Keywords: DNA/RNA HYBRID, ALPHAT-ANOMERIC THYMIDINE, 3'-3'/5'-5' PHOSPHODIESTER LINKAGES, DNA-RNA HYBRID.
An RNA structure, together with DNA, in which 18 nucleotides are resolved.
The structure was determined by solution NMR and released in 1999.
RNA sequence: GAGCACCAU
DNA sequence: ATGGTGCTC
Numbered sequence: 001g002a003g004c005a006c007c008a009u
Numbered sequence: 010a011t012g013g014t015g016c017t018c
Base pairs, nucleotide, nucleotide: 001018002017003016004015005014006013007012008011009010
C1' cells in the first nucleotide's frame, strides 16, 4: 500500500 | 454499512 477471509456491532 | 484481527502479497 493492495487484496482476501473471518468475526463484531 | 463500518470497524477489528488474522492472512498473503